[PDB]
């Protein structure tokens, strides 16, 4: 560097951790405010 989860929020199942599903964050503009482009990736953990 890249990959998975996480970096948005919530629901469902498990004593509790936790697992799954819908919802994905901000900085700039439009926008159905959901999105899209514009800049930016490891910071936490494991994988190369």
């Nucleotide at each position: 560097g890249g990959a998975c989860g996480a970096c948005u929020g919530a629901a469902c199942c498990g004593a509790a951790a936790g697992g799954u599903u819908c919802u994905u964050g901000g900085c700039u503009g439009c926008u159905u405010c959901g999105g899209c482009a514009g800049a930016g990736g490891u910071a936490c953990g494991u994988c190369c």
Solved structure of RNA (tetramethylrhodamine aptamer), 48 nucleotides shown. The model includes bound 5-carboxy methylrhodamine (FH8). Duchardt-Ferner et al. published it in Nucleic Acids Res. in 2020: "Structure of an RNA aptamer in complex with the fluorophore tetramethylrhodamine". Released in 2019, the model rests on solution-state NMR data. The entry is an ensemble of 10 models. It comes from the structure "Solution NMR structure of the tetramethylrhodamine (TMR) aptamer 3 in complex with 5-TAMRA". Keywords: RNA Aptamer, RNA-Ligand complex, three-way junction, RNA.